Shown are 539 nucleotides from a PDB entry: RNA (23S Ribosomal RNA, nucleotides 6 to 525) from Thermus thermophilus HB8. Ions in the entry include magnesium, potassium and zinc. It holds a match to the Rfam family "Bacterial large subunit ribosomal RNA". For this family Rfam cites "Crystal structure of the ribosome at 5.5 A resolution" (Yusupov et al., Science, 2001). Rfam links the family to the GO terms structural constituent of ribosome and ribosome. Crystallisation conditions: 0.1-0.2 M Arginine-HCl, 0.1M Tris-HCl pH 7.6, 2.5% PEG-20K, 7-12% MPD, 0.5 mM BME. The work is reported in "Structural basis of Cfr-mediated antimicrobial resistance and mechanisms to evade it" (Aleksandrova et al., Nat.Chem.Biol., 2024). Released in 2023, the model rests on X-ray crystallography data to a resolution of 2.45 A. Among the 50 different proteins in the entry, which are not shown, are 30S ribosomal protein S15, 50S ribosomal protein L4 and 30S ribosomal protein S8.
[PDB]
Context: one part of a larger RNA, bound to proteins that are not shown
RNA sequence: AGAUGGUAAGGGCCCACGGUGGAUGCCUCGGCACCCGAGCCGAUGAAGGACGUGGCUACCUGCGAUAAGCCAGGGGGAGCCGGUAGCGGGCGUGGAUCCCUGGAUGUCCGAAUGGGGGAACCCGGCCGGCGGGAACGCCGGUCACCGCGC
RNA sequence: GCGCGGGGGGAACCUGGGGAACUGAAACAUCUCAGUACCCAGAGGAGAGGAAAGAGAAAUCGACUCCCUGAGUAGCGGCGAGCGAAAGGGGACCAGCCUAAACCGUCCGGCUUGUCCGGGCGGGGUCGUGGGGCCCUCGG
RNA sequence: ACCGAAUCCCCAGCCUAGCCGAAGCUGUUGGGAAGCAGCGCCAGAGAGGGUGAAAGCCCCGUAGGCGAAAGGUGGGGGGAUAGGUGAGGGUACCCGAGUACCCCGUGGUUCGUGGAGCCAUGGGGGAAUCUGGGCGGACCACCGCCUAAGGCUAAGUACUCCGGGUGACCGAUAGCGCACCAGUACCGUGAGGGAAAGGUGAAAAGAACCCCGGGAGGGGAGUGAAAUAGAGCCUGAAACCGUGGGCUU
Numbered sequence: 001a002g003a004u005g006g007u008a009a010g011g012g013c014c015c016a017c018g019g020u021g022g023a024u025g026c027c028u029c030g031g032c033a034c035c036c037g038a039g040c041c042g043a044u045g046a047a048g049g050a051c052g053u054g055g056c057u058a059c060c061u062g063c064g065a066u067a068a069g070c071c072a073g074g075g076g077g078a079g080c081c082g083g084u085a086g087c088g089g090g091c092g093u094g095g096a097u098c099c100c101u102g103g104a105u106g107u108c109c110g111a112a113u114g115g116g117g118g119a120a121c122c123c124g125g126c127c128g129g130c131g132g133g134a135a136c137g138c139c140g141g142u143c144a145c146c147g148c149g150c
Numbered sequence: 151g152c153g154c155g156g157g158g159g160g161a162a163c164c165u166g167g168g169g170a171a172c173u174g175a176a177a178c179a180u181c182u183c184a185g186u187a188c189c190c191a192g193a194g195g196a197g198a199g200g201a202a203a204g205a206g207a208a209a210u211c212g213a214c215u216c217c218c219u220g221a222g223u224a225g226c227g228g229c230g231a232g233c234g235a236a237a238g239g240g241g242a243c244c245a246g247c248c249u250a251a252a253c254c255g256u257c258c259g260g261c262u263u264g265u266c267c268g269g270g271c272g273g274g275g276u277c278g279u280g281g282g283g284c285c286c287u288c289g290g
Numbered sequence: 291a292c293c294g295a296a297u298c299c300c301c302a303g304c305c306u307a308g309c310c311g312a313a314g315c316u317g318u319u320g321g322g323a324a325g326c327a328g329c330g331c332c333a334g335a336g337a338g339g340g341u342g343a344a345a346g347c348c349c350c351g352u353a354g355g356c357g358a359a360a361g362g363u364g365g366g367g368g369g370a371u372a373g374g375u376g377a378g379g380g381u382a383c384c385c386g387a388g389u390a391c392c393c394c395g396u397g398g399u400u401c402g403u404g405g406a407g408c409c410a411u412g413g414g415g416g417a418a419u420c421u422g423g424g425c426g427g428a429c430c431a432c433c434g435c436c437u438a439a440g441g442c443u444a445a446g447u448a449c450u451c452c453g454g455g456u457g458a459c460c461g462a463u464a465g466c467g468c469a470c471c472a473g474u475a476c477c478g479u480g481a482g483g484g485a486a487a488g489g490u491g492a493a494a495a496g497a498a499c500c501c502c503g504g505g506a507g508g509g510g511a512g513u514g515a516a517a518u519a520g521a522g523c524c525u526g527a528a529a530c531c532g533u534g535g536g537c538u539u
Base pairs, nucleotide, nucleotide: 010539011538012537013536014535015534016533017532018531019530025524026489027488030460031459032457033456034455035454036453037452038450039449040159041158048109049108050107051064052063053062055087056086059083060082070103071102072101073100074099075098079091080090081089114123115122116121124143125142126141127140128139129138130137131136145156146155147154148153149152150151163194164192165191166190167189168188174181178228204211205210215242216241217240218239219238225233226232246442247441248440249386253273254272255271256270257269258268259267260266278420280385281384282383283381284380285379286378287377288376291375292374293373297370298369299368300367301366303363304362305361306360308356309355310354314329315328316327317326318325330347331346332336338350339349340348391415392414393413394412395411396410397409398408401427422437423436424435425434426433476483477482496523499510500509501508502507
Other pairs, nucleotide, nucleotide, family: 008009cHS008010cHS020529tHS021528tHS022526tWS022527tHS023526tHS024525cWW028461tHS028462tWH030465tSS031465tSS042111tWS043113cWH043157tWS045111tHS045112tWS046112tHH046158tSS047110tHS048119tWS049120tWS052067tWS054057tHS054060cWH054082cWH057059cHS058084cWH059471cWS061068cWH073359cSS074307tSS076097tHS077095tWS077096tHS078092tSS078095tHS079096tWS101360tSS109119cSS117119cSS131133tHS133135tHS144157tWH160161cHS160194tWH162195cWW162449cSS163448cSS164197tSS169185tWS169187tHS170186tWH171184tHH172183tHS173182cWW174231cSS175230cSS180230tWW181230tWS181231tWS181402tWS185186cHS194196cSS195448tWS196447tWH198215tWS199214cSS200213cSS200444tHS201245cWS201246tHS201443tWH202212tHS203390cWS203423tSS204435tHS206207cHS206208tHS207426cWS213445tWW214446tWW220237tHS221236tHH222223cHS222234tWS223235tWH224234tHS225400tSS227230tHS227231tHS227402cWS230402cWH231402cWW242446cSS243445cSS243446cSS244444tWS245443tWS245444tHS246296tWS250276tWH250385cWS251275tHS251384cSS252274tHS252282tWS262264tSS277280cWS278437tHS280420tHS294372tHS295371tWH302364tHS307357tHS311335tWS311353tHS312332cSS312335tWS312351cWH313346tSS313347cHS319323tWH320322tHS320343tWS321342tSS322342tSS323325tHS334353cSS335352cWS337351tHS341345tWH345348tHS358359cHS358360cHS364366cHS387418tHH388389cHS388416tWS389417tWH389439cSS390416tHS399407tWW401404cWS401406tWS404405cHS404406tHS411412cHS417438cWW418422cSS418439cWW450451cHS450452cHS460464cSS461469tWS462469tWS462488tHS464469tWH467472tSS468472tSS468487tWS472486tHH473474cHS473484tWS474485tWH475484tHS478480tHS478481tHS490494tWH490519cSS491493tHS491495tHS491516cWS492514tHS492515tHH493514cWS494517tWW495513cSS495519tWW496520tSS496521tWS497511tWS497520tWS498511tHS503505tHS503506tHS512520tWW513517tWH514516tHS514519tHS
């Protein structure tokens, strides 16, 4: 003098494994369509609700102060006290739970109909009852309007 | 005063009372959408309709409803866009009744006093080949 | 005397619970048999669902049968009741009134004023009782059809809140708005609007106990055929984020 390399703060591509996300496939307590069957409820208070109701109970279901239920008939035949396990307690072949029918109970609102009202609240008349009961309160019955008939 | 009934609810469906517009007519008004949407009243497990004052050409048919067909025919129409039957034929189903009136009988009311008028109730009557009422004969 | 209900009574039938119902064992692989292998069996039942995987004979069923004291229904079968029924002759008493009919205004019909009838009727006028009246598309004649102005009447027809049966119907962004505590949450003064959200495993056997941590979470142990099936659970795509490695700047 000349020349070629090791650099990766970070970046790119590829491979592996994960994270996130919830597609796809399988599934179905659900829905859809058609056909058949069946088809009214209500002042004996419907439909639809409010508030209650469990030994423990937020909600749903069931039920209504007789409140997950009361009576009776029919069914059924070992389990049961709803979804719902648990605590704590019970029931059943002397036939429970559960299913069908009939009945009883059925707070308050609602056509709502004693009157009022901002539905589920409030305030009365009359007869009967309860309390010491006259004032006060509660329980049972009854009390709207319209039409038709003697 | 006493009885009986009504009230409200029901997904669609049904009948009745009311009843749009967008849109289409490549604008728009008649027309269309459509007696539809929707509002209201009512009814029921259905509802409407229904026993000819019918059809319409057959010397015929024979209640109504519903399906097929007739037929996108006949016609309707700013004869534009469009709208759109019926009879007849084939099927489904099948079923026919009650009254008003004439004339009787009875009850009640009225005061134009009755051979009356009216209102009840019962009897009678219900048809298209007309039928019924009343009065005679016949049948039972 | 035959007729005879759409009314009433009985009754079968049907609905609202249910019940009976044929025929299989062994080995083998496997967590599990229903698979595969051997030898059988029933069928008026080999539709379908389930059981640890793929079962006529294990279970629920299926074919074929059976069943109601009570309530409902009962269009069918039976019985009652209501109701129904002549012929001539005379008479000319009755036969649905603010109606028919005509005119004016309209609606209905296929008919939008048209030759515009028919059916209905808001206004005016306004009859007759069969020798009466309406109709056959102006109107007239002829010829025919039918009897308005009172009412009722099953069945065949429509629908689907409800029950069942069945799909060359959907399969969780689909199918109802809702497979799930949805007409909810949430939005709106209100009328009203209106979601998202399904799956561990055959069985909870749902992980005692120990370890780090306040807890969350994890590491062992344990269960399971399987635990990147551990409940933030089948499968687990893609975007997206990360750790490690190869090549490269």